[PDB]
Context: bound to proteins that are not shown
RNA sequence: UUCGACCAGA
DNA sequence: AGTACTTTT
DNA sequence: CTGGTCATT
DNA sequence: TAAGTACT
Numbered sequence: 001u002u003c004g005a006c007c008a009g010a
Numbered sequence: 011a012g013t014a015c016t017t018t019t
Numbered sequence: 020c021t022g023g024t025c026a027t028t
Numbered sequence: 029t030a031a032g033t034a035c036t
Stems, first nucleotide, its partner, number of pairs: 004025006011036002015032003
Other pairs, nucleotide, nucleotide, family: 001028cWW002027cWW003026cWW013034cWW014033cWW017031cWW018030cWW019029cWW
C1' cells in the first nucleotide's frame, strides 16, 4: 500500500 | 414460478 | 464524510 | 432494509 475488524463520530 | 443473489445503500 | 486502531500479508 | 432482474 491491501484486506479485514473496531471504532469514533457528525 | 420460486428461491437465491447483487447492487446500491 | 473524517478520522485513527489492530493484525496479517 | 427492500426491491428488481436475471438466473437456477